[PDB]
Context: bound to proteins that are not shown
RNA sequence: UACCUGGUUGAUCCUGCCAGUAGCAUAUGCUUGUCUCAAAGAUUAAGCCAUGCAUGUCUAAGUACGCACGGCCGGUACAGUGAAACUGCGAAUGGCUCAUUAAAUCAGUUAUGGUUCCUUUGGUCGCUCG
RNA sequence: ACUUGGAUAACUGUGGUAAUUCUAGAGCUAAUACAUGCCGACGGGCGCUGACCCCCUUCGCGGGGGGGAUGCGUGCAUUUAUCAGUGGUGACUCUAGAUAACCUCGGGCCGAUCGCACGCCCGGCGGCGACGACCCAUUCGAACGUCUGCCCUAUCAACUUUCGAUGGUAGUCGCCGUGCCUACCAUGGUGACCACGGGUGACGGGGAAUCAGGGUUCGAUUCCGGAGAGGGAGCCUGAGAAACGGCUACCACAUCCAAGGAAGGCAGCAGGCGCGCAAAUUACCCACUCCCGACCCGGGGAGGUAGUGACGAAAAAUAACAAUACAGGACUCUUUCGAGGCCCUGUAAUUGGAAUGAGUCCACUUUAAAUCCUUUAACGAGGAUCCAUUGGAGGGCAAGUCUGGUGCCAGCAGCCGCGGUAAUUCCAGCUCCAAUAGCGUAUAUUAAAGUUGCUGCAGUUAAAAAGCUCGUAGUUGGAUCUUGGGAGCGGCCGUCCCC
RNA sequence: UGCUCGGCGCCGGCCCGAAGCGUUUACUUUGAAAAAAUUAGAGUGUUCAAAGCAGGCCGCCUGGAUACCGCAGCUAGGAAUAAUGGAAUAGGACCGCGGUUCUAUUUUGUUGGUUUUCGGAACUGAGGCCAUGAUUAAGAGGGACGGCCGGGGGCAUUCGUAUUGCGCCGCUAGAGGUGAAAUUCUUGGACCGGCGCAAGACGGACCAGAGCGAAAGCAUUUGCCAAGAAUGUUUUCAUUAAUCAAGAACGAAAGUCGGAGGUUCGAAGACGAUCAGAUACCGUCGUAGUUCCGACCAUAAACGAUGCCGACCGGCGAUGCGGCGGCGUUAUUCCCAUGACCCGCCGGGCAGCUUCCGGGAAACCAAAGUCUUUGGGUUCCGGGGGGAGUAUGGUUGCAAAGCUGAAACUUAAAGGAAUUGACGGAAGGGCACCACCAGGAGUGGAGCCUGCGGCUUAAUUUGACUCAACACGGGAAACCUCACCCGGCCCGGACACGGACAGGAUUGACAGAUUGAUAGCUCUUUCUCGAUUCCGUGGGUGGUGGUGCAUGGCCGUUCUUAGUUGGUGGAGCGAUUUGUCUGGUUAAUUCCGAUAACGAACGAGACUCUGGCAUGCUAACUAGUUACGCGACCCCGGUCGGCGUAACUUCUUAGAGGGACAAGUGGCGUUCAGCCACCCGAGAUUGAGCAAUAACAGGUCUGUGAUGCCCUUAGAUGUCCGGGGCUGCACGCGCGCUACACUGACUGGCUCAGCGUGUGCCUACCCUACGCCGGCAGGCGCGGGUAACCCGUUGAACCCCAUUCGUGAUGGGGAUCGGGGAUUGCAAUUAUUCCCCAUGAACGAGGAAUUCCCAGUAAGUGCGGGUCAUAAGCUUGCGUUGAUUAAGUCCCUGCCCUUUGUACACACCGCCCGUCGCUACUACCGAUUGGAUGGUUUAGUGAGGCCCUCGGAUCGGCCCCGCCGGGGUGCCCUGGCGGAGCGCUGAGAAGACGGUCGAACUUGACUAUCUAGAGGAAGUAAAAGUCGUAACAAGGUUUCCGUAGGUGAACCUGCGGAAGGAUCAUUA
Repeated sequence: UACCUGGUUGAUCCUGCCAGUAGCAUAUGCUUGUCUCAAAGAUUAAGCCAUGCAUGUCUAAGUACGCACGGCCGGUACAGUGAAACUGCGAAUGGCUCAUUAAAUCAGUUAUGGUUCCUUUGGUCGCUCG
Repeated sequence: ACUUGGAUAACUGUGGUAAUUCUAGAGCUAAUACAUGCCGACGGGCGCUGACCCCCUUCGCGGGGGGGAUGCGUGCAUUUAUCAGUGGUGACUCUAGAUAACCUCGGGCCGAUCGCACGCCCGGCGGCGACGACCCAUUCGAACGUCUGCCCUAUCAACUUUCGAUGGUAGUCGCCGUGCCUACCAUGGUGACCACGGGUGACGGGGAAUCAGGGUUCGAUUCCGGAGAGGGAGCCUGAGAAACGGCUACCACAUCCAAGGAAGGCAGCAGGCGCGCAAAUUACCCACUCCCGACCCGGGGAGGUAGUGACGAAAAAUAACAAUACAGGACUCUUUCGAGGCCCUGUAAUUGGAAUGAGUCCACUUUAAAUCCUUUAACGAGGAUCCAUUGGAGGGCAAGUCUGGUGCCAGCAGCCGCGGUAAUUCCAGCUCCAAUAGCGUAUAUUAAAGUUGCUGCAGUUAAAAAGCUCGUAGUUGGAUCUUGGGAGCGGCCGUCCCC
Repeated sequence: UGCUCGGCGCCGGCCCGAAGCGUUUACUUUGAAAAAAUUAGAGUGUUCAAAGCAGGCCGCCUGGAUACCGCAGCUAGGAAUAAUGGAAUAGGACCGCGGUUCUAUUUUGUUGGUUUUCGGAACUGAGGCCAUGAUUAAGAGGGACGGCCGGGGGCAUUCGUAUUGCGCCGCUAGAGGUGAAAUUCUUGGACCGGCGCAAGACGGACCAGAGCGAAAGCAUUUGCCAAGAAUGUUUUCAUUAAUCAAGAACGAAAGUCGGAGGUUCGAAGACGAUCAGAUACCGUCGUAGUUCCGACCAUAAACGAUGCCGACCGGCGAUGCGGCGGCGUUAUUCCCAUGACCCGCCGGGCAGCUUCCGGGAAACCAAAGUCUUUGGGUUCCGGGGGGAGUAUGGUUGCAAAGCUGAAACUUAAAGGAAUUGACGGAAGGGCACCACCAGGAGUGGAGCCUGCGGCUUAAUUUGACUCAACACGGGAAACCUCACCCGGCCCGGACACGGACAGGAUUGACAGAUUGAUAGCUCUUUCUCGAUUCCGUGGGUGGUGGUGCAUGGCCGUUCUUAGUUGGUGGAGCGAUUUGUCUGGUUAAUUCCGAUAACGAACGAGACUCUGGCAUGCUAACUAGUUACGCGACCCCGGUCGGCGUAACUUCUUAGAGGGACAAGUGGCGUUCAGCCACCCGAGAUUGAGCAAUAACAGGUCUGUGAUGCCCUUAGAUGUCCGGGGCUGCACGCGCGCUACACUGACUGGCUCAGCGUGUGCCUACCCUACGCCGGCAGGCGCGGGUAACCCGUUGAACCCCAUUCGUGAUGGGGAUCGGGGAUUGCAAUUAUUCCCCAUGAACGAGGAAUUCCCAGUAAGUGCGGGUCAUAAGCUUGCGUUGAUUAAGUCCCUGCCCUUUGUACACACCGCCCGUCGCUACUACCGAUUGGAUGGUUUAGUGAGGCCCUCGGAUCGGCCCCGCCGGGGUGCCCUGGCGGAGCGCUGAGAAGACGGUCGAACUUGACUAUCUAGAGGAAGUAAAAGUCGUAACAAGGUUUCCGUAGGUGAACCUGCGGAAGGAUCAUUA
C1' cells in the first nucleotide's frame, strides 16, 4: 500500500470451493512492572426483587397568640428568630430501558390563513355612567 | 369601602385499631386559602325614543332648518346576525370600524393582598417595589398536517367495505383540520412501480467498523426524536399526564396479620436472586455542571468524585557505558604464513565505577474532604533473582532434518498432512523464530471475494440459454429545427463581451 | 427574446435602470436553508502522543476556523443531451375595424336623472395580413403489388412394390432359425414356383453436409383452400420498433381416455438357447401399443449442449432461391422470347475450406472476435460436490406426471480441456519353437533318487513361492560343515580407571570321587606358576542373530526384443511434442527416401573367442609322415604302435597371413535401399561373449574384516567338544533316472572318440603303467609323470558279427529285503561307497493337462570336469550315431511400432455400481378428531373509572311567631333570650337506571413455533461383509436422454431421439 498463498493430477492448464492472511468486537485462556484516558448485566430474563437512597421548596414582601428561643422603652395590635401547618409552585424536568413499532417511529422539507400554550419579556389593566 | 362574611389546619383535649405517611369527635384561631362586594373617576358624551319648542317659507294646508325636557342602551371578552371597506398578506370568512342584541347561578375582566422609605399640602396627597389578573404578542414548546426516503419474504396476488373501507352533505365531539364519530347518500379506494399479509437476533436518525473506486456490515448504548414503566384498561389534579418514586380496577406475582384488614411495583442509584459465554460499590459529595422551589440561604444516586475494571485507546521500564580479553572488518606491510596498532564494531558467568526508575516513605500540592498524577526530602540494583510472556519451528509461514522416549498407540494437524522401531509434524530437553505487556482460542462481521460482479463475473464442453414462438407491464428505442458577423488586448491563434 | 415607476437627460419623443409578465421537466452550475458531537481539517509543545480548546507577551494580545452533510424540497444562470407541446374537418398567429350585454367615472358648482363621449370585462359579422401551417422517407418496421420458389400446413384424391393371409394349380421332403442348435411349420403337402384376391401399414432407389417451417417436424400423383419467406419496387403509412414478468398458441416419441382399425413390428408375458445363474443380449411366438379420428399429457442428449435484435472486423471456391447483366452451345425451327447450359454481379439462406483478425483453459470458434484499452439493447439463468429436483405447501392433470421448491445433515474435492504412459474380448504394420502349425522326444501314469509344502519331533536350521521358488543357494549334510536341539568346557572380555598383590594378583595339576570323557569341569586334599593376571566400572570384540522394506556389490528380471537420450532451432501458457517419420526395406531406430528440423550420443551393427578351408609361409628327438638299414612271421612281395637314421611337414601342433563381399550372373525392385534363384567355390545365415536408458520395495545381511541400525555378549545368539537332527512319513507337487522289451535281452567276438584332469603355502588328500595273490570289489611290490614326455595310440559306450531266448510280468523290469566279503574314514547304526549270492514288487506306452526343439539339430549313447577322505540319479563340457517334420503364420501365449478410446496412473491383478445384512447419525411419512406454549380474534359474562338522569344522609341561610329591651320617632333596627312550622332556598355524601371506554374470565376459531409416536421409507458415514458385474477400452449387448412396462439387484426391453461414437469420408 488498488497484494495474495497452500489443497483435486503421474505431471499440466483451468473452473471451483475449502483452508490459510489482516482488521474489528463479545466471550475466554495464559501472563501482567509504570502512567494518561476509558466501556461496562445491551445480547439470554421489558424475568423477580430484601434493604437504604433517588423531589422537594421561604424571601424585606401570602397566613406567626407553639415562650421553641429571645430583647426593652413597655402596653400606642405586632421587636425579632422560628418548629409546625394552611397557601403558592415544582413533582409532566432528569434518569433508565429498547419490549412494542416497517410509511409507523424517524430524517430532511415546509404548514397551522386549521390549534392549545404555567412561566419569562413587552404591551393593556379611573375606556363600563351604575 | 377608613376594609365585609364564616369556616378550617397547625395548637389543647379524649380515643380507636394488631398493623399504614389510617384517622374520628369536640374545644380555638388566620389568609394572596374560600366566598361576598361597594365608593370614586363622573361631568357628561354618543346612539335611538322623543313630550315639546323656535326660525325660514306658503294667503293657509304644505316644505326645510336646528334646539330639545323624559326614557332605554353603552367598555373589553363571550355568542349570533347585519352593514361598510384603518392597517395588512401571494391569498381571509384577517385586523380594525358600525349596528342589533346575547352575556351560562357547575356565574369572563374591571386589585377588599404584602413589604421598604418615610416625607409634602390644615384631614388629604405621595416614591420604590412584591404578588395577582381578563386579553394580545413573544418565548418554551407540544400536537396535527405536506413532499421524499426503510430490511427480508410471492411456499403472501389480490386487499379494504353496512361492526368505516374511499368520497360527499349536515352535524356531534375535539384545542382546532379531518370518517374522529353519527345520520343520509355515492361506490369508491390500494395493487406487479409489489398492494395486502407474514417475518425481523427491526426503536429510528446523527453516526461506528472495514474499505483503492464502488461497496458490505453494525448502530440496545452518553446527542436528537419516539415508546414504556409487570401486562392491559380507565381517570383525577394541573398550563402541560391517559403520569405509574399519582390514583382506580382486573390479570400474574409478591409483603405484613390478633385471619378482621393492610401495603405493592428497582427498563432510577447501589445491591441480591435467577438467567446465562457474557458485565463493577448496598462508597463520598452538592465543591463543579446545571435543574427545581416562596429562593443570594434549601434539595438534587441528575451530575461530580473515588472503588472494581488487560472492553478498548495514548505514552513507555525490564538496562546504559568504560577497561581487559577474544572474533572480525578497515588499514602500513607481508607471495603467503603474519605482526602491530594508528582506527573501530561485535559478545564474554571478566573486572569496574557512573546512573536511574518500580517500590518503601516526611512534607507540600491536589481536592467538598481525600486518593491518584506532579513537585520534592530520606532510603531504594549487579547473577541489577527488582527473574516477560504467549504461540510456534514440514509447507502455507518466519524459525533445527539436534537429542531422548513413543511406535498408526498416545497424540499433533485451521488445510495439505505427521505418527507402522532411524518422527524436520506427537511427548519432553536444547536452540531458534514472531509479536511484545502482550499473545493465543471460539464466534459475529469486513477486506481478501472480479466466489454476487453497478463499476466488475460467468451461461458450447467446467454450474448454467426457458423446446419453440406470440405477448402485457418493465427496460430500451433512427436521423432532422441557430449557424455566423463584430468590437477589446496580447501573440491566422488564445480570450471576453454585443447582436 | 419582448412590454407602471426614476434620472446622463431634455425635445408627445429618444434613451438606460427598477416592478409585474414569460412550453415544461430531467440534467448541470450557483445561492440559501440544513444541530452539536463524530469524520476531514486550521491554529495551539497536553513535557510527546491519544487528547483538550486552550493559550501567549511585559494589564495587554488574542483564538475558540473551514470543508463535508447523500435522496427529497427552495433559489438564480446554462440550453448540449433526453423527454414533452404548438397550426392540419384550422376552432391558427398578427393587425386594424363594426355591432351586442353589463359597466370603472374625468363628466356637467352643488343637488336627482335615460343613454352618454369616456375606460374595463365577456359575445359576435365582414375582412385584410403570414413565403400563410404537414422535416425526411432509416442498408428500421408494417402494408400493398409483381413474377416466382419450397418434403411448409390442411382436406380430398391417385399410384407403387413389399408384407401377411386366403383360393386354385404344380412338383416335392424338408422349410425356418442360429456362432451352433432347439422351440416353430411340414406327405392333413410345409417351404419354392404361377395366376389371383383381400387387408392394414408404409412412401424405396431419386435423397444431397440440398429445401421449407417458430420449433416439434415435413418426401407417390393430382385437385382445392388458406398461408409464407427471399428477391424486385423512383408504391403507400410514417416510428408504428427491439427484448420481454403475468398471460397465450404449437410441441417428437412414449403414455391416458373414447370410437374405428388392426398387415408388419412389438413393451408385457410364454417357450427354446447361451450361461455357474440369465427373470437379458440370440431365436420362435406374442398383448398393450405401432394406424386413423376426437380429446388430454406438455416432456426429450426438444442439441448448434451455443437466447433474440442491431453495427463493425479477412480471403476463397461452391450450393438453394430471386433479380441484374454478358462470348457462345442446345430445345421450341420459323425469329422473337422463354427454358437447359456457360461466365460473372447483387441480395437473403444452409453450409464448407483457409488464416497469427482476434479470442479462449484448451479443444476450438468469423464467432465462442470487437473484454482489466472492461458500458449497443434486453429476457431467462448459474454460485464447490452431494443430499435433491428430494421433503412439505401451492397449482395443473383422468392417471402417469408437469410447474414451483427447500432444509437438516454430509464432504475436500467433484469436474473441464489437453499431455505422457498403461490397458483394450479397438484397428493397421511386423516378430519369437521360453508362441502356434507340421512333427520328434517326451513329461503328467509305476518304482526309486532329489528339492518343496504338510504332518511329526528335542531339533526335524533356514532363505526363495507364476514366468524370474521348488537336482536352486554351487545345498551329492555320517563328524566338520551347522546356522537347529540336548549337555559340558573356554575367554579367544582389547584398553582405561579404582582395587587387592611378592608376608603372593593368580596359572596349571597325578591320584580318588564325579563326569560321557584321561573336560582339575567341579568336590576332598594339598602342591605348583609368578605380575603375564583377577576382581569390579566404563567400554570393546564376536555373531550362518534380526532387518535385502536401511543399504553397497553382484545377479536375475522387465527385455532378446529394438529400443533410448542430449544440444541448438521450430510448435505449444504448460505438462509436452518435433527430431525419433508417410512409404519401401532390414535381424535391427538397418538403410534408402521423405522432411521444422540440423548436428550428434548410446544400444543394433562393427568388435573378441569359437567352428569350417589352405598339400602356399614359419617351424618341430615332448608331434609325426615317407624313405633306407636290420629284426620277426608267412608265401619277389605282404604285415609289424618291432628296433634304428636321411629327407619332408600331408596327417598333428599353433603362429603369421589369405579367405566371403550380396563380389559375379538372371529376374524382382522408385531401377534406390534391397530381395529371390543360380554358377564358381571350404563357408553364400557356425555358435557364443559383451550388451543401452529407465526400472523392480525381485534375491542375497547364510560369500565377505562390504555394511548402517537393533539384539546378544560369560549361565553368551562368541567359540569349542560329545551325541542327535537337517534322511524323520497317512498326503500333495516339481526337476530327474530306470524301464514297460524281439527295432529287445543275455552271452562270446570285433572295432572306433573328443574335451580334460593329475604329486597341493596352509593341506594329510594325485593320475596311474606293470609283476604276483584273490571269483569279486580289493591287496601286496617295485616304476613313470609337476605332463603333446607317464597313465595313453585315452582299445569308452551305443553301434557291428555270431549264440541262447520266444510274447510268457519271460532270461523284460530291478524296487524291496536277507546273509556274507573289501575299501575310505577318528567314527558308518538311520544300512558312506563297492562287491557276491539270494529275494524278484509295481510297471503292458500312461487321464485332464503340459515342456523342449528344426541340421550335426532333436534323440540315443558313453567319457571328462565341478562337488570328492569315501562320491553322481545333479550340473557343466566333450565326443559318438544321427533323423521325422518346417523355410510359414498371428490362431493361442507374449513382444515391438503407429493410430485410436479411456472415468486406469502402486496403472485392468485398475476402477466401480446397486440390492441385501450389521452399527451409528440426520431429516421425512405416519393412526393418535396427538400434545404444549405464544399471538390474534368472534360471541357470552363483565370489574373499575367517566358522562347523563334521578337520588337527598347531612350541613346551613333567610320567613315565621314568644320575651326583654339600647335608642332613632307606638314603630324600626340592633343586642341577647326561645318555642316551633321546618315556609322557601343554598351546598351536598352514599346509592340507583341508562350510556360510554373497557380490563379480565370462559368459550370456540384462525395462525406461529416446538415436541411425542407403533410402523414404513429414505439419505449419509463406518467396516478386507453377502450376491452379481451395470459403467469406464467396441467394458465384451456402444453410451446417454425422454417415456412406459418388467426383473433379486445393479439393470433389461419397447418407441422416438442425441453423439458427449467405434463414422467429419465410400465413389456411375

An RNA structure (18S ribosomal RNA) from Oryctolagus cuniculus, in which 1697 nucleotides are resolved.
NCBI's taxonomy places the organism under Eukaryota, Metazoa, Vertebrata, Boreoeutheria, Oryctolagus.
Entry title: Cryo-EM structure of stalled rabbit 80S ribosomes in complex with human CCR4-NOT and CNOT4.
It holds a match to the Rfam family "Eukaryotic small subunit ribosomal RNA". Gene Ontology terms of the family: structural constituent of ribosome and ribosome. The family is grouped with related families in Rfam's "SSU clan".
The entry has 80 different proteins, among them 40S ribosomal protein S29, 60S ribosomal protein L9 and 40S ribosomal protein S24.